An RNA structure, in which 175 nucleotides are resolved. Primary citation: Suddala and Zhang, Nat.Struct.Mol.Biol. (2019), "High-affinity recognition of specific tRNAs by an mRNA anticodon-binding groove". Crystals were grown from: 20-25 % PEG 3350, 0.1 M Bis-Tris, pH 6.5, 0.2 M Li2SO4, 10 mM MgCl2, 1 mM Spermine. An Rfam search finds the family "tRNA" in it. The structure was determined by X-ray diffraction at 2.82 A resolution and released in 2019. The entry also models sulfate ions.
[PDB]
């Protein structure tokens, strides 16, 4: 600095990743930049159906949610760590080059 | 000084006796999967073979000199 009771990190539902259901309840998350990019949630216009209307349920099409989430991937850095890497990302491993 | 090796896709790396056709992993692009990316599965694009020259019908390949990197030996001590 940024996310977090409008319930974050966490842990489970199938785990690659968010999501989306479920526990719990106050802390948590290394920084940039590229390329890729959801869903939940709203707003409306249509059409089905419950006799009409209203509510409702159900499909579909745009516009927001959001260029938004995190992981993988590509690079600038900072670290792990050690003069430099590979390799890894705060559970920073193991094992290893020069 | 004087041998020997190494240099091939972006990157690690394979290339038979001069003709085989420059190849495999990763990376990349596209499509399918999927809600979305990711992995998966298929298609594909990408090489002045480190410079220059020589030889040949043809050279990544054989020759020669030159760049850079690494080993040896000698040389310095």
């Nucleotide at each position: 600095g940024g996310c977090g009771a409008c319930g974050a990190u966490c842990c489970g539902g199938c785990c690659a990743u968010c999501a989306c259901c479920g526990g719990g309840g106050a802390g948590c998350c290394u920084u940039c930049g590229g390329a890729a990019g959801a869903a939940c949630g709203g707003c409306g216009c249509c059409g089905c159906c419950g006799g009409a209307a209203a509510c409702g349920g159900c499909g579909g099409c745009g516009c927001u949610c959001a260029g938004u989430a995190g992981a993988a991937c590509c690079g600038a850095a900072c670290g792990g760590g050690u003069g430099a890497g590979c390799c890894c990302g705060u559970c920073a491993c193991a094992g290893c080059u020069c | 000084g004087g041998g020997c090796c190494u240099a091939u896709a972006g990157c690690u790396c394979a290339g038979g006796c001069g003709g085989u056709u420059a190849g495999a992993g990763c990376g990349c692009u596209u499509c399918g999967c999927u809600g979305a990316u990711a992995a998966c599965g298929a298609a594909g694009a990408g090489g002045u073979c480190g410079g220059a020259g020589g030889u040949u019908c043809g050279a990544g390949u054989c020759c020669u000199c030159c760049u850079a990197g690494g080993c040896c030996c000698a040389c310095c001590a």